[PDB]
RNA sequence: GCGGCACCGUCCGCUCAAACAAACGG
Repeated sequence: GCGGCACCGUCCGCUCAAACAAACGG
């Protein structure tokens, strides 16, 4: 920086073709 967890994370994943996914805390 982008994406994924309503949202946040002192969460996850990834890296401008920013994947497939997935909990946890608040």